[PDB]
Context: one part of a larger RNA, bound to proteins that are not shown
RNA sequence: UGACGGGGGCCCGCACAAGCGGUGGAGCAUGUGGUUUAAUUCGAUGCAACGCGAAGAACCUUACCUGGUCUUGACAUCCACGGAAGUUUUCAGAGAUGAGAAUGUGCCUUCGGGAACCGUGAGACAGGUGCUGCAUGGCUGUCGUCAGCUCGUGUUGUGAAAUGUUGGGUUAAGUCCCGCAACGAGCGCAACCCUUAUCCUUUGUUGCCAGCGGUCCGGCCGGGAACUCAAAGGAGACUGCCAGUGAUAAACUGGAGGAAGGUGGGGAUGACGUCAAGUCAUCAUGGCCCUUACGACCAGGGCUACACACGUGCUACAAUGGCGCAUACAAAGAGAAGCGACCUCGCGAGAGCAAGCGGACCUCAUAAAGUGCGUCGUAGUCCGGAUUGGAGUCUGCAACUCGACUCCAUGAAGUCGGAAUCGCUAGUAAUCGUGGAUCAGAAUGCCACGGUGAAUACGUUCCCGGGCCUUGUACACACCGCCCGUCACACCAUGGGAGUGGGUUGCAAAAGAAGUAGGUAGCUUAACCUUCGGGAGGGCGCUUACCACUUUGUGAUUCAUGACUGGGGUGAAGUCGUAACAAGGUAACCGUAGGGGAACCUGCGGUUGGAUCACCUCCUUA
RNA sequence: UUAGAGGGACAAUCGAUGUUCAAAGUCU
Numbered sequence: 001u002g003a004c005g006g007g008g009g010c011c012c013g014c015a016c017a018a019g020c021g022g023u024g025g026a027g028c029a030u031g032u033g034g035u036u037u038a039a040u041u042c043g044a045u046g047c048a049a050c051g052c053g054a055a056g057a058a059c060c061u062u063a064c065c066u067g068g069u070c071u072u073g074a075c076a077u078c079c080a081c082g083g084a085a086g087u088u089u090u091c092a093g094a095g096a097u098g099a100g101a102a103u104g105u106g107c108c109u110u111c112g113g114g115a116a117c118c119g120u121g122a123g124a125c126a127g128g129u130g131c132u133g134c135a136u137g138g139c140u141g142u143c144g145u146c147a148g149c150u151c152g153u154g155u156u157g158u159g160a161a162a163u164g165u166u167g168g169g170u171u172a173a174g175u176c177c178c179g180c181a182a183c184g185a186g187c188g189c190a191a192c193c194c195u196u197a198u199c200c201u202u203u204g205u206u207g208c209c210a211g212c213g214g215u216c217c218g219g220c221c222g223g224g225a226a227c228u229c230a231a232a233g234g235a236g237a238c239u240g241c242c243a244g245u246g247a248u249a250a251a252c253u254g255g256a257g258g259a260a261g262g263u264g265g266g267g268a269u270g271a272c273g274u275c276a277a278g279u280c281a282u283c284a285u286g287g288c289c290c291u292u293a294c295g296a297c298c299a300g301g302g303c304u305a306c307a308c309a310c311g312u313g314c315u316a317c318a319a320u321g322g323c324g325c326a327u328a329c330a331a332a333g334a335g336a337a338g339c340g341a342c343c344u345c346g347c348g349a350g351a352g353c354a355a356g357c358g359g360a361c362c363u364c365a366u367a368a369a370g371u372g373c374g375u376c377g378u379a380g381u382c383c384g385g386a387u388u389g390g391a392g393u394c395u396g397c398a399a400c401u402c403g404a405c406u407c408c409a410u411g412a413a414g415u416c417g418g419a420a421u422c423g424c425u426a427g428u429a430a431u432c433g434u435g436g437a438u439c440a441g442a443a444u445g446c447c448a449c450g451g452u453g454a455a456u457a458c459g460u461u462c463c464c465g466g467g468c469c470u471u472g473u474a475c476a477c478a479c480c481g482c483c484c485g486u487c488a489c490a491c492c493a494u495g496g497g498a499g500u501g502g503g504u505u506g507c508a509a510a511a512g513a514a515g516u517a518g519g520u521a522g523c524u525u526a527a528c529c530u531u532c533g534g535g536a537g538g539g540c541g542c543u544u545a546c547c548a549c550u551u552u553g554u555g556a557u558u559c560a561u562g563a564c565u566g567g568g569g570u571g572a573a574g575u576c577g578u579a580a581c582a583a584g585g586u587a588a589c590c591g592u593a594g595g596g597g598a599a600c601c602u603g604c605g606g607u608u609g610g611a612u613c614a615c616c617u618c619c620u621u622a
Numbered sequence: 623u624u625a626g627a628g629g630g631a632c633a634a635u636c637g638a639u640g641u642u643c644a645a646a647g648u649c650u
Base pairs, nucleotide, nucleotide: 001476002475003473004472005471007470008469009468010467011466012465013464015460016459019424020423021422022421023420026315027314028313029312030311031310032309033308034306035305042053043052064301065300066299067298068297069296070295073125077124078123079121080120081119082118083117086103088101089100090099091098092097107114108113109112127290128289130288131287132286136284137283138279139278140277141275143273148187149186150185151184152183153182154163155162156161167178168177169176193267194266195265196264198235199234200233201232202231203230204229208224209223212222213221214220238261241255242254243253244252245251317417321376322375323374324373325372326371327370333364334363335362338357339356343352344351345350383414388409389408390407391406392405393404394403430452431451432450433449434448435447436446479584481581484577485576487574489571490570491569492568494566495565496564499561500560501559502558503557504556505555506554507553508552509551510550515546516545517544518543519542520541522540523539524538525537528535529534587608588607589606590605591604592603593602594601595600615630616629617628619626620625
């Protein structure tokens, strides 16, 4: 700075509430998942995939399967050669294709050949709906038609950033005013655009008929331009006026006028960005892959399967109705390989003949609900219309897989739907018909059009999504966040451990080699002194003291090792909870004590390093 | 100048989890 909060405040939206009708049950249609299959082609998957790409699979489409075929090719450009192309027709084959037969020889130059077109041959290539949307462009959904998102300059801050963009009031709105270190600007809001409601003008048919005359009662005819209407141009609506509230403002409320009043209704219009959202199969495209195949052609099959599950529809369960007869009132649109009257035929779908119309003319095309009369009488029915048999119609080469419709017969479930869940605030919901695209044929889908036509909103306390300010955060591909501990497993280092094995060392002793020193059982003796007897001195030996080796006992210390065991760390997508971060859903934490698988829980004291502390009422204060 | 408390209201039921991940949005 965001995001988030089971934090706070203020506000919006069919968000809830108030209502009305559905879905979820049934049967059918359609899409999906799954399963099956030779193939059930590929893609879309919360809202924001699921009647989606597909605005339409019998063949074709078609991308898929089986089988048969082709290799410069189905689709191009370039070279060489030969034939004009074109047309009719035979055989074989499922067709692709192959083999023929007959016919034609056109156009412009120039007299040499060309253009168009076909076939053959070679290689540059052609081809790919093969892969990657997580390489992309374009295109689209979504938050969200939500009121936001930014920038320049200035200023503040070391800085990320802030300011502006916040605040008071107001608005649908970052709408506008007033403040304000901001001053301005841009993309969004609004407006400009289309349509609808009213009037005016012009125009007057293929549209109209007030008045007029005629009439076969038909705007049918003469006519008229008034009206409806058509389609051009304008007018009108601006808070423009008035009265209150307010801050001498923006604006709000009410009233008048007006067809419309405050954005009159509806549409188109989609900010910066988010989801590596969707699409490589619309197309385009980087890269990768295939090149006698992942390319190309053909026939048949599949995309339509079916124990099941879901989404979206349609039709119902009836009497506010079913049916039968009669009858009233639309709006938009389409149409030439088309819309196709009238008449005839058919029970009908439809067929034949055939007018008009490239359309205010003609056709599609007498709208239905409604209304009036009758009947049914609450029953699985005269409700319902699924399924199935037979007979058909149309389109298309072709309706077996696998079309729509018609007739006759058949007459299934279903008697208002569990938990849950959807849409909708007015010409809305509900329902009732009509038309279009796609389309040879093939809507219950989609797109659009009218008819009838409600109920309900006290209100924002609660559910979902959003916007602004503020606050907490341990969040930042951001609460779908982050994160703690036991347990399980594997590895690592380390503490304890009955002990075990080494090194070093203290203490208390033993020991006593040699050497040195002291002493002298004894033996011996060059020099000196001798009375020649010997003496002095020496040496050896013995002995005592000191001491090395070595020995014993008991300790200390250190290193290694040890069954088992305590905690710690690391590790894959393990098991169990969710303790902390938001008031983290019982505020957290510290000390301590007890308890508990585990994070932890509880008591007592302490700390803030805790959020909230709106709204209304009552009292007081100066 | 506005402030201090009290009451209603607020608060008080359930409410657990998400390791499947990786880009860019950067320089004169």
Record summary
The RNA (16S ribosomal RNA (rRNA) from the rrnB operon, nucleotides 921 to 1542; Synthetic messenger RNA (mRNA) 60 bp in length, nucleotides 22 to 49) has 650 modelled nucleotides. The entry has 49 different proteins, among them 50S ribosomal protein L2, 50S ribosomal protein L29 and 50S ribosomal protein L33. Primary citation: Welfer et al., Philos.Trans.R.Soc.Lond.B Biol.Sci. (2025), "Impacts of ribosomal RNA sequence variation on gene expression and phenotype". The reconstruction used 555,112 particles. Rfam match: Bacterial small subunit ribosomal RNA. A reference for the family is Yusupov et al. (2001), "Crystal structure of the ribosome at 5.5 A resolution", Science. The family is grouped with related families in Rfam's "SSU clan". Keywords: Translation, Transcription, rDNA, rRNA, Cryo-EM, RIBOSOME. It comes from the structure "Impacts of ribosomal RNA sequence variation on gene expression and phenotype: Cryo-EM structure of the rrsB ribosome (BBB-70S)".